Annotation: Keywords: ADAR, RNA BINDING PROTEIN, RNA BINDING PROTEIN-RNA complex. The RNA (RNA 32mer 2F Bottom Strand; RNA 32mer Top Strand) with a sequence from Homo sapiens has 63 modelled nucleotides.
Context: bound to proteins that are not shown
RNA sequence: CGUAGCUAUCAGAGCCCCCCAGCAUCGCGAGC
RNA sequence: GCUCGCGAUGCU
RNA sequence: GAGGGCUCUGAUAGCUACG
Numbered sequence: 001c002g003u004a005g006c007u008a009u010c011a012g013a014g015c016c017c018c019c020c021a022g023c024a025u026c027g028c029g030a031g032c
Numbered sequence: 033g034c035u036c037g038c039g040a041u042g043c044u
Numbered sequence: 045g046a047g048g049g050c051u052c053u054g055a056u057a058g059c060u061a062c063g
Stems, first nucleotide, its partner, number of pairs: 001063017019045001021044012
Other pairs, nucleotide, nucleotide, family: 018046cWW
């Protein structure tokens, strides 16, 4: 003067998994 | 019209 | 609206290795 690799942070993007307890639409049974 | 129980497909 | 995992990208602060 550069390159490569190892970290840790942030910052953004992509692919998954798992909640959440309400809510919509629809069916079945019942009550008012 | 609603409520309750069960089911399904989605939403947030 | 949370939690978790994996991959890519830019910086910032580093740390090595080599010419």
Record summary: The entry also contains Double-stranded RNA-specific editase 1, not shown here. Primary citation: Campbell et al., Acs Chem.Biol. (2025), "Control of ADAR2 Dimerization and RNA Editing Efficiency by Site-Specific 2'-Fluoro Modification of Guide RNAs". The depositors describe the entry as "Structure of Human ADAR2-R2D complexed with dsRNA containing 8-azaN and 2'-Deoxy-2'-fluorouridine". Crystals were grown from: Reservoir Buffer: 250 mM NaCl, 5 mM MOPS, 20% PEG 4K. The structure was determined by X-ray crystallography at 2.59 angstroms resolution and released in 2025.